Background:
An RNA: 21 nucleotides with solved positions. Method: X-ray diffraction, resolution 2.58 A. The entry became public in 2022. The 2023 paper behind the entry is "Structural basis of transition from initiation to elongation in de novo viral RNA-dependent RNA polymerases". The entry also contains NS5, not shown here.
Context: bound to proteins that are not shown
RNA sequence: ACGAUUAUAUCC
RNA sequence: GGAUAUAAU
Numbered sequence: 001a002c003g004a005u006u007a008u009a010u011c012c
Numbered sequence: 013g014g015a016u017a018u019a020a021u
Base pairs, nucleotide, nucleotide: 004021005020006019007018008017009016010015011014012013
Other pairs, nucleotide, nucleotide, family: none
C1' cells in the first nucleotide's frame, strides 16, 4: 500500500 | 467488539 457488502471458523 | 483466515456477490 490493500473496494463495498456478507457468512463461517479461529485467536484476542 | 476487534484482528486474522477462508468463502461468496